Context: one part of a larger RNA, bound to proteins that are not shown
RNA sequence: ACCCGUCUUGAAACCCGGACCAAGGAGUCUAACGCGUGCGCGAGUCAGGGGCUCGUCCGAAAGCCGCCGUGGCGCAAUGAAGGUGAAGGGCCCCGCCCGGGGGCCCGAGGUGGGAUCCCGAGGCCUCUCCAGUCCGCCGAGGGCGCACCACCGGCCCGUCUCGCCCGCCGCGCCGGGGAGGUGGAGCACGAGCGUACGCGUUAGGACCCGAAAGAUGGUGAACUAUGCUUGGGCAGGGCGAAGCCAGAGGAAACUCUGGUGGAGGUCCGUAGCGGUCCUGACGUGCAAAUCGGUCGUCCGACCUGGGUAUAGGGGCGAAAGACUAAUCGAACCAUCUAGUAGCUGGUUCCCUCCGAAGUUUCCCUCAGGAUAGCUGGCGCUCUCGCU
RNA sequence: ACGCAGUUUUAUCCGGUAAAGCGAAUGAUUAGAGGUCUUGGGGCAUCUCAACCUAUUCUCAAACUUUAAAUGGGUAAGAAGCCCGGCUCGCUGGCGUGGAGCCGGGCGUGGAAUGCGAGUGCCUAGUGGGCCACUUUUGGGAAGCAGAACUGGCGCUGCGGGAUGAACCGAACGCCGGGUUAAAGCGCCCGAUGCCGACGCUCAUCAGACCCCAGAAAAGGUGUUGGUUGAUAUAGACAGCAGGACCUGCCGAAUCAACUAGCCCUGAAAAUGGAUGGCGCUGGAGCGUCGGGCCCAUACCCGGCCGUCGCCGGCAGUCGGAACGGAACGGGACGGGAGCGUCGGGCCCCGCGGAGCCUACGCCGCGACGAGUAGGAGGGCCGCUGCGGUGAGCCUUGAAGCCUAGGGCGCGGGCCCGGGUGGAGCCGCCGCAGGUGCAGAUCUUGGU
Numbered sequence: 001a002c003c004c005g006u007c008u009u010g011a012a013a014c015c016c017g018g019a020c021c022a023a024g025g026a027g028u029c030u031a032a033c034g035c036g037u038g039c040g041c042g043a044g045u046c047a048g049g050g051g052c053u054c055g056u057c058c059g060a061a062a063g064c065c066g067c068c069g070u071g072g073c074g075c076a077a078u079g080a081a082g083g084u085g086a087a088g089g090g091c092c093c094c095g096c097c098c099g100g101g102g103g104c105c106c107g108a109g110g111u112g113g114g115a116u117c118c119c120g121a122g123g124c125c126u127c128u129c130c131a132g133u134c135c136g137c138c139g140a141g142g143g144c145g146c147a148c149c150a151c152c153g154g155c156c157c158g159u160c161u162c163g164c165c166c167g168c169c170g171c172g173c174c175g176g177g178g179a180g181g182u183g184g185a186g187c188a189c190g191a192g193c194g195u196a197c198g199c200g201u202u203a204g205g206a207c208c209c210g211a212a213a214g215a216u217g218g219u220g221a222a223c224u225a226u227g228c229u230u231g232g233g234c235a236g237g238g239c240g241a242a243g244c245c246a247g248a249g250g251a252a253a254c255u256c257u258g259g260u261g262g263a264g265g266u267c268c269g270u271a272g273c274g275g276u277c278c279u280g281a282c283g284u285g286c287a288a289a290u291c292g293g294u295c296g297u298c299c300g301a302c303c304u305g306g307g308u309a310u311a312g313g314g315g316c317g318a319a320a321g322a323c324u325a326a327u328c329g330a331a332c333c334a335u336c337u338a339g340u341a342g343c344u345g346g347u348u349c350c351c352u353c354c355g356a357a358g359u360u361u362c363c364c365u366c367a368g369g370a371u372a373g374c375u376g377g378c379g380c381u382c383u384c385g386c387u
Numbered sequence: 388a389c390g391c392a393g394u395u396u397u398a399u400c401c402g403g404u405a406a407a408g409c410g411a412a413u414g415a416u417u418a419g420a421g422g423u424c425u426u427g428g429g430g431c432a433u434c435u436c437a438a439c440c441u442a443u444u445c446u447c448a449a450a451c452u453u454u455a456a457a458u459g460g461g462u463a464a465g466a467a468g469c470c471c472g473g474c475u476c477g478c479u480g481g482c483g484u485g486g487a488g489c490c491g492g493g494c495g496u497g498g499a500a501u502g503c504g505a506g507u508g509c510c511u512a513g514u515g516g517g518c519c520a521c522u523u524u525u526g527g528g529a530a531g532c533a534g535a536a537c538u539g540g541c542g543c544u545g546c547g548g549g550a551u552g553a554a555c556c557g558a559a560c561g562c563c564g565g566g567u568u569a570a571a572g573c574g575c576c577c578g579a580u581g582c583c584g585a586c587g588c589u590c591a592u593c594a595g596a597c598c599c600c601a602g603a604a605a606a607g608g609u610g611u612u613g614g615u616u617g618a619u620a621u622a623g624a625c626a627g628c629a630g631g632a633c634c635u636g637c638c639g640a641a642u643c644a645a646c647u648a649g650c651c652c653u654g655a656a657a658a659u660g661g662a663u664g665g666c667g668c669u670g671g672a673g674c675g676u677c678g679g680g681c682c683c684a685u686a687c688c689c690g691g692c693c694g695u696c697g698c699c700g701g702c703a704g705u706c707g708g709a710a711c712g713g714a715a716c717g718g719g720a721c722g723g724g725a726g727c728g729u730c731g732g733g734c735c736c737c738g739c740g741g742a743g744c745c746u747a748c749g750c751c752g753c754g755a756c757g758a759g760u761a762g763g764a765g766g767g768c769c770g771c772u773g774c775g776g777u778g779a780g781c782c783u784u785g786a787a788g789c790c791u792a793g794g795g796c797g798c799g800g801g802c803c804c805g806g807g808u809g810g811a812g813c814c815g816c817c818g819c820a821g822g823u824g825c826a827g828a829u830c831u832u833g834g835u
Stems, first nucleotide, its partner, number of pairs: 003018003019835006029204013044073003049068001050065003077084002088106007096099001109152005117143003122138003127722001128720003132716002135713001154187002156184007164177004168172001207346002210343001214336006225310009234300001236268003239264001243260007272297003277293002280291002312328001314324002349767006359372001361370003373514002376510007390503003394500002396464005406454001407452002413448002418443001420441004425437001427436001429434002468494009478485001517541004522536002525533002546557003561692007572681002574666003580679001582678001584677005595668001606653003610650010627637005693757006700751003725729001736740001769824001771821008780813002788808004793804004
C1' cells in the first nucleotide's frame, strides 16, 4: 500500500464492462479550401490533355515539344447594370489674388518612430620628444533611412451637393471636364504560379460498433383463421314431446286413468374434442407450454383426414388486435444499406516541454452547436549589457 | 533600456453600502403636558372628554433621508514635454481676433518608490454539466437545500499533519546524501519530554481530552474556587442553652445576604456490540496560562547527477611561439644596449620537437528552473511490414521463430550477447511508403 477502464463536481465503491490465454481490432483515402513550412522559376509560372522519339525486362518509366501555352491562376478595380478605369514631386514665371495657369528637372509625396549604413569634434598608440602619412578601436553629436506601424495628403470606380467651362461627320433629351463629402474585397515601382509536406474545417461509409424505422421486388395457408369438395367417427344409462290403444266416467260437455311411442342445438357419462382449479408437479424440464388429480362438452352452431380457395397495409376473424410455419398493433426473404443518431461503449509505443474550461452573446437553444474568453504552436520586430 | 505593472506614494475627481437620523423631508409609531376656532359628543348655567395646534417623548424603514465611512473605481506624475520665432486657412471674426495646422530654433537635474526586457501577426485544440471554504448576501424553520459577489481552492495534485476523509492546516513534486523547519506533535501502539518543567482548576454510580468535525439548550446546585455590592459586630457579632413574647442573660470573634463566572454535576431517551483513533490515563496521559528541550514533509539551505530553458554565450588561433587591453610606416635630436656607423629583430634552436580537439546537425562553459487531466508541440541509434540504394553484410561449420534461476545496456520505448530447441532464410545504415504497436469495446474467431 483498496481494482483497473469509463462517465462524473465527486469511484475502492452497494455505478457499469472485465473468468483466463492467443490471434484480429478502430482518425483512413479522395476532393475542396485555409494557414505554415521546404524547393524551382519569377511579373510571370504551370504541360497536368495531346503529340514526337527502336517491340515496351526495367520502361505503364524517363526525355522532348516551343513553330502545341489552347487554357488555369496571377498581372485592375468598381458598379445591379449601361459603363468607366488608378503619378507624384522639386525649382523658376504669370494677367488675375478666388485659386488656377506656363516652363524645365527628375520620376509616387509628407510627419513621427525605425534594424542597418555614412560623416564625425574629442580620446586610445607603436622605446623618448617633435613635426608627418595612415589602419583600427571607444566615441558626444549629426546625416541617408529598409521593412513595418500610426497619422496627413494624392489617384480609380459608385453615389450625393454646388458651380463654371470645353469639343464637334452628327449641335444633341450629345460627349468631356472642376470643387467638396461619403460607399468599394481598390491604386499609390508588383509576388505570384507550380510542386511537396504538416495542421485545421468540411463533403463523402468518413475513427470503430450500435437503433426503433422507411422503401423496392419476391416466398409462404405442411401450423393456424375462414369458405367450399370428397371421405371417416361418436358405449351404456335418465327424462319422457307429438301421434295411437284400451278403460272409467258424466247426462252430455269433455275430463280423468293405465299403457304404447320415442322428440329434444334434452340431462348423467365413455371414445373423441377442450382445458376450470390446485394459482399442484416441472420450471438449466420429458417438454422453447409438458405431466397428475379434478374439471367442460359429448346428435350437434359436433369432431376429424385428404383435396381446394383467400397473401402482407393484404388475407381471415361467433372479435381476443386473435391467427396468418415457435415470428403479428402489418409475416418472412434479399436488396436500397456500411440507412441516420446532438445519445452509450471503445479508441493500440516511450520520453521531453507548455498547459485549460465549465463563463459572455445568438440559436425550436437547455445531453448540442456558433461566438468571445481561457490553451498551444510557428514565428517575427526590437531592446540592455560585458572583455 | 524602447516601455510595462492584479503594488504603493503624491495630487485630483467619482459614489450613497456599513453606520447614523427621525425634537430634518416621505412613510411607520408609543405616552404624558400646555393652549383653543371647535358645521363634535356625553353627563348635567354649564363641566369634563374627543378634535385641532404648540413644545416635548418611546420605537422603526431593502424598494426613506439632511449626514455619511472603510474597502472601491477613473485620471495624472514630461522629450508625443516646455519655451521662443515665423508661415497657411475657404473655419471664427470689431480687431494686430480666435482656433487648428505646418516650418525653424533652444533647453536633459530623464522630473515619485519598487520591480521587470518588451511589442506584434497568423493558425489554433479542448472547454462551454462544475463543486467547496472565509467574508458579504437572496428564498426557505432548516438542509450535506436552491441562487449570487470577491478571493483562494478541489476538479488537473501528489506530499507532512487532522486516526480515517476531494475541498481543512502546512506545503506544492526531476533522481539522491547531509542539515533545518512548517502545521502538528513527544505515556504505549508510534519518531520525539525517561524535563527531579512552573502556577492553579477539576472527581463525574452517562468525567474530560484540540480548527473544518462529526452531538446539545433554557433553567438550576448550601460541590468547589474566585470576584462584586451591601450589612452586622465591643455599648458586644452569628451559633447553641431558655424565658418574656421583637427583646434580654449565659459561649465570646468574625458573620449574614444578594449577585456574578470558572470547572464539575442535574436538565440528558433508540434500537447488532463499540469507540477522546485504541489501550488506557485521575501528584495527570484532563482543563487554562506559560518555559526549555526534542521528533518529523517531495518545503527551506549545502552538495552530487539527469533534463529543459536562458546567456545577441565560447571554439575555424591545430601554434611552439602562442594568446584581451593599440599597432604600421617613413624624417631630425637623443639616450639602453649587441656590435663597435647599423632599431635588422618571422625568424629563432647543444633540443628539429611539442597531449586531446572541431560527426560545426560537433564540442565546451556559466546561471536559473522541473506537478499535470482535456489538449498542443518536439525528439526517438523505440518497434512492425514492403520498396529504392548501400554494408566485397550474416547464413546448412546452422537463417527465422520459440524457451531460459545466464552476462549486460538504456529514464523508458526496447536492445545486445551466452545456453537450449529449430531447419532456410535474415538483418544494419541513408532515404521512400503504409491495412504499422491493444487490457478493455455485454469487442470478433479459436482454445482453456
Method: cryo-electron microscopy, resolution 2.46 angstrom. The entry became public in 2025. An RNA structure (28S ribosomal RNA, nucleotides 1126 to 2111) from Mus musculus, in which 835 nucleotides are resolved. The reconstruction used 235,429 particles. It holds a match to the Rfam family "Eukaryotic large subunit ribosomal RNA". A reference for the family is Cannone et al. (2002), "The comparative RNA web (CRW) site: an online database of comparative sequence and structure information for ribosomal, intron, and other RNAs", BMC Bioinformatics. Its family is annotated with structural constituent of ribosome and ribosome in the Gene Ontology. The entry also models zinc and magnesium ions.